The RNA has 24 modelled nucleotides. The depositors describe the entry as "A CURVED RNA HELIX INCORPORATING AN INTERNAL LOOP WITH G-A AND A-A NON-WATSON-CRICK BASE PAIRING". Keywords: UNUSUAL RNA, DOUBLE HELIX, CURVED, INTERNAL LOOP, MISMATCHED, RNA. Crystals were grown from: pH 7.50, VAPOR DIFFUSION, HANGING DROP. The structure was determined by X-ray crystallography at 2.3 angstrom resolution and released in 1996.
[PDB]
């Protein structure tokens, strides 16, 4: 540098 | 129900 990412928190 | 989601935390 690229990418992943429950939750917080959201959209339809 | 589907999907979004910095960070925590990661992968290459």
């Nucleotide at each position: 540098g690229g990418c992943c990412g429950a939750a917080a928190g959201g959209c339809c």